[PDB]
Context: one part of a larger RNA, bound to proteins that are not shown
C1' cells in the first nucleotide's frame, strides 16, 4: 500500500495501554555475500591533539645590458641567473565552535554611503629645455629637452641557531622625482593712470555720440597750474554724455567654504509717471526738430530674441560670483611591436597599432536599514534609564544614516498576542515520512550566514580584524654549541586522540572552475592536494549467477481398456541412471584505451587459443505454539539447559528449549541497536 494483528475475562461486551508491525537507505554494528552497473563516505564524542607529507602564482611581441651563466662558429632576437617593475594574493577548502528577531527568508531600503577591478568616456597653462648672454635676469632661439638613490651583483663580513644578520662597493626600471610644453577654445572678474566711433558697395552690415568747464574758503617747489564742488554754468545737470573702445590686473580646466540659481495657478480695463523699443521732416553721415508703440502705421537690407537640468520624491546634478584647498591642472623629460622616409641605414623627419598615465559615470561590489517571518520554557514577567534607557536637543564622529557619540534637555520605551530571564541546534535551499490531514529533519555536497588555536588589538589595501598577515596577552608546541630563538591542518593527505564510530603520505595538471602571466608555440612548457583520476570505500541506487534438453529409471497426474491395474490411452513431474547436448562466469591476440594509471575487447588471425554440469566456478541468512510463513515431531534435553519482541516454552514421551531432519520465509542480503514516521 489511506487495515492491523498479539496482549486484560469464567465467559461475556467493554474503555484502555504495552508487543508487534511498515518506514527511515539514517548512525553502528552482527553474519554473510557471484559478477557486475549505479555510490555517499572521522560532523557527530573533543573546534581533541597534531610529526608528517604537500597544498597561490605567474609576463607577452609590448618597464628594466650588465658581461653570471646560457646560447651562436660569431653574431646571435633569444635566453637569462637573476633581481628591480604589476597584478592578485582578502572567492578556496575545511567546520558549525559560535545563534536566536540576532539571523537566515520572502521582502526591502540605500535621496543614510564607500566602492581596486571594467565597459561605457572625457579633458588648455605652459614655466621647463637650450641658447645666448646677462641681473643669476634679461635678451634670444627652427626649442627638439630633464632629474635623483635603490635591485640582482662584487668583497668583506657576522652568527649555533633561526624568518638569525651586518657592512661597504656596483648599475635600470612605466618604482622614485621634475612630471617636462614654450603652439591654440569659445569663457569670468576687478583697475584705468587709457584711446574715444570697427571693415565696404552701387543702395545696403552691426555693435553708435564720449561731449563737461568756471569755481567759495581751503590745496604745488611759499608769486604759473590742475581740483573740491559750496556756489555756478555746459551735452538735461547747482558738481560725470559714461555707453564704445584701447590698455593693465587677477585662471575662467578638480575639490571645498560662502552666497545665489530650481512649475505652465486670476486677468490685470487701461491710465499717469519714471523706461527702453519704435516709427517721423531733411543731410552720404555727424547733425536736424517731430510722434508714436493703448481708440492709430505701412517703407532704406527699418515696433516686442536664440533660454522650463535630473526622479512622484532631493539640502540632488548642473552653472555664476565671492572667498579658498598639501588629490586633477592626467594634459608626456619614461617602455614594445609594425611600417614610411630622409639617412646609408642610423641621427633627423613621418607615419601607424600598444604601455606609464587623470577626473566622471558604469557596472561590481561591499558595507549600512525595514517591514514581513523564524525554535524550547513562567514554580521565567515584568523589563527597561549609573548612561544610553526612548525620546528632543547643538555638534561630534563615521564611508555616511543614526544616542553612533558627546554634550544639553525632556522623561521615556518594552511587555500577559508573554516582554525579560530561562531552553535548545546556524538559518534558509531543502531534507524526511504520512490517502488524506499530517509528524520529523535539516552536520554535510543548495544558499545565505558563521567561524576559525583561546582571547584582543592593529598595520595595509579597492578590500579583511583578514588564520599556510602583524601584534600583545592565554594556553600549549619546537629548537639551541641554550645569547635566543621559535611554533599554530575547524585545507588537504597523513599521524595521534577521543570515541560506538568513519579510506590515501595514490596519478595527474587533460576537461572544470580559478588565478596570474596572458604561447617566440621560432624554445614545448604557467599555477593548482582546488579539481580532476585512480586508491581506500559491501550506507544508498543499476543490473544480476548456480544454465538448454533429451533418453532410460521413477513418479505422480489425467481418460479408458482395464476392476482398477499392467497395458494402452490421457498429462505432468521426479532420478544416483544415462547422455549427447546447454554455457557465462571467468580470462586471455587487443586492433582497440587513459593526463597517466585504469576498469572491456572485436573472437580475425593456427579465420583466436581458453573456458561449466559440477560438492562445481558459490548462497545466504533468520524462523517453524500464535501474532507472523512454516513440524504430525527423528533425535537430545529436562522447570535444568537453556529458549520467549510481547504473548510464553520447558520439572521428559515439550507444539517454540537441545540437537537432527524436514520444512518455512526472505535473500546476496540478512540479523541487531537506536532514534525516528506511520
Nucleotide at each position: 500500500g489511506a487495515u492491523c494483528u498479539g496482549g486484560u475475562u469464567g465467559a461475556u461486551u467493554c474503555u484502555g495501554c504495552c508487543a508487534g508491525u511498515a518506514g527511515u537507505c539514517a548512525u553502528a554494528u552482527g553474519c554473510u555475500u557471484g559478477u557486475u552497473u549505479c555510490a555517499a563516505g572521522g560532523a557527530c564524542u573533543u573546534a581533541g591533539c597534531c610529526a608528517u607529507g604537500c597544498a597561490u602564482g605567474c609576463c607577452u611581441c609590448a618597464g628594466a645590458a650588465u658581461c653570471a651563466c646560457u646560447g651562436c662558429a660569431u653574431u646571435g632576437c633569444a635566453g637569462g641567473a637573476a633581481u628591480c617593475u604589476g597584478c592578485g594574493c582578502a572567492u578556496g577548502g575545511c567546520u558549525c565552535a559560535u545563534u536566536a528577531c540576532a539571523u537566515c527568508a520572502g521582502a526591502c531600503g540605500u535621496a543614510a554611503u564607500c566602492u581596486g577591478c571594467c565597459g561605457c568616456c572625457a579633458a588648455a597653462a605652459u614655466u621647463u629645455u637650450g641658447c645666448g648672454g646677462u641681473c643669476u635676469c634679461c635678451g634670444c632661439a627652427u626649442u627638439a629637452c630633464u632629474g635623483g638613490a635603490u635591485a640582482a651583483c662584487u668583497u668583506g663580513g657576522c652568527g649555533a641557531a633561526a624568518c638569525g644578520c651586518c657592512a661597504a662597493g656596483c648599475u635600470a626600471a612605466u618604482a622614485c622625482a621634475u612630471g617636462a610644453a614654450c603652439c591654440a577654445a569659445u569663457c569670468g572678474g576687478a583697475c584705468g593712470c587709457u584711446c574715444u566711433c570697427u571693415u565696404u558697395u552701387u543702395c545696403u552690415a552691426u555693435g553708435u555720440c564720449g561731449c563737461g568747464g568756471c569755481u567759495u574758503g581751503u590745496g604745488u617747489u611759499u608769486a604759473c597750474g590742475c581740483a573740491c564742488u559750496u556756489g555756478u554754468c555746459g551735452u538735461g545737470g547747482c558738481g560725470a554724455u559714461g555707453a564704445g573702445a584701447c590698455g593693465u590686473c587677477c585662471a575662467g580646466c578638480g575639490a571645498a567654504u560662502g552666497a545665489a540659481u530650481g512649475a505652465a495657478a486670476u486677468u490685470a480695463g487701461a491710465a499717469c509717471c519714471a523706461a527702453c523699443g519704435c516709427c517721423u521732416c531733411c543731410a552720404c553721415c555727424c547733425g536736424g526738430g517731430g510722434g508714436c508703440a493703448g481708440u492709430a502705421a505701412c517703407a532704406c537690407u527699418c515696433a516686442g530674441a536664440c533660454g522650463u537640468g535630473u526622479u512622484g520624491a532631493c539640502u540632488c546634478a548642473a552653472u555664476u560670483c565671492a572667498u579658498u584647498c598639501c588629490g586633477u591642472g592626467c594634459g608626456a623629460a619614461a617602455g614594445c611591436c609594425g611600417a614610411g622616409c630622409c639617412u646609408u641605414u642610423u641621427u633627423g623627419c613621418u607615419c601607424g597599432g600598444c604601455g606609464u598615465c587623470u577626473a566622471c559615470u558604469g557596472a561590481c561590489g561591499a558595507a549600512c536599514a525595514a517591514c514581513u517571518g523564524c525554535c524550547c520554557u513562567a514554580u521565567c514577567a515584568g523589563c527597561c534609564a549609573g548612561u544610553g534607557a526612548u525620546g528632543g536637543c547643538c555638534g561630534u564622529g563615521u564611508a555616511g544614516u543614526g544616542g553612533a557619540c558627546u554634550g544639553c534637555c525632556a522623561u521615556g520605551g518594552c511587555g500577559u498576542u508573554g516582554a525579560c530571564g530561562g531552553g535548545a541546534g546556524c538559518g534558509g535551499g531543502g531534507g524526511a515520512u504520512u490517502a488524506g490531514g499530517g509528524u520529523u529533519c535539516g552536520a554535510u555536497u543548495c544558499c545565505g550566514g558563521a567561524g576559525a588555536g583561546g582571547g584582543a588589538g592593529c598595520c595595509u589595501g579597492a578590500g579583511a580584524a583578514a588564520u599556510a598577515g602583524c601584534u600583545a596577552c592565554c594556553a600549549c608546541u619546537u629548537c639551541u654549541a641554550c645569547g635566543g630563538a621559535g611554533g599554530g591542518c575547524a585545507g588537504c593527505a597523513g599521524g595521534c586522540g577521543c570515541g560506538c564510530a568513519a579510506a590515501u603520505u595514490g596519478c595527474c595538471c587533460a576537461a572544470u572552475g580559478u588565478c596570474g602571466a596572458a604561447a617566440a608555440a621560432a624554445u614545448a612548457c604557467g599555477a593548482u592536494g582546488a579539481g580532476g583520476c585512480a586508491g581506500c570505500g559491501a550506507a544508498a541506487a543499476g543490473a544480476a549467477a548456480u544454465a538448454g534438453a533429451g533418453c532410460c529409471g521413477a513418479c505422480c497426474g489425467u481418460g479408458c481398456c482395464c476392476u482398477a491395474g499392467u497395458g494402452c490411452a490421457u498429462g505432468g513431474u521426479u532420478g544416483u541412471u544415462u547422455u549427447c547436448a546447454a554455457u557465462g562466469g571467468g580470462g586471455g591476440a587487443u586492433a582497440c584505451u587513459c593526463a597517466a594509471a585504469c576498469c572491456c575487447a572485436u573472437c580475425c588471425a593456427a579465420u583466436a587459443u581458453c573456458g561449466a554440469g559440477u560438492a562445481a566456478c558459490a548462497a545466504u541468512u533468520g524462523g517453524a505454539g500464535g501474532a507472523c510463513a512454516a513440524g504430525u515431531c527423528u533425535g537430545g534435553u529436562g522447570c535444568c539447559a537453556g529458549c520467549a519482541c510481547c504473548c510464553g516454552c520447558g520439572g521428559u514421551a515439550a507444539u517454540u528449549c537441545c540437537a537432527g531432519c524436514u520444512c518455512c520465509a526472505a535473500a546476496a542480503g540478512c540479523g541487531u541497536a537506536u532514534a525516528u514516521u506511520a
The depositors describe the entry as "High-resolution cryo-electron microscopy structure of the Trypanosoma brucei ribosome". An RNA structure (18S RRNA OF THE SMALL RIBOSOMAL SUBUNIT, nucleotides 1 to 678) from Trypanosoma brucei, in which 678 nucleotides are resolved. The sample was in a buffer at pH 7.2. The 2013 paper behind the entry is "High-Resolution Cryo-Electron Microscopy Structure of the Trypanosoma Brucei Ribosome". NCBI's taxonomy places the organism under Eukaryota, Metakinetoplastina, Trypanosomatidae, Trypanosoma, Trypanozoon. The entry has 76 different proteins, among them 60S RIBOSOMAL PROTEIN L27A, 60S RIBOSOMAL PROTEIN L13 and UBIQUITIN-60S RIBOSOMAL PROTEIN L40. It was solved by cryo-EM to 5.57 angstroms. It holds a match to the Rfam family "Eukaryotic small subunit ribosomal RNA". The literature on the family includes a 2001 paper in Science by Yusupov et al., "Crystal structure of the ribosome at 5.5 A resolution". Its Rfam clan is "SSU clan". Its family is annotated with structural constituent of ribosome and ribosome in the Gene Ontology.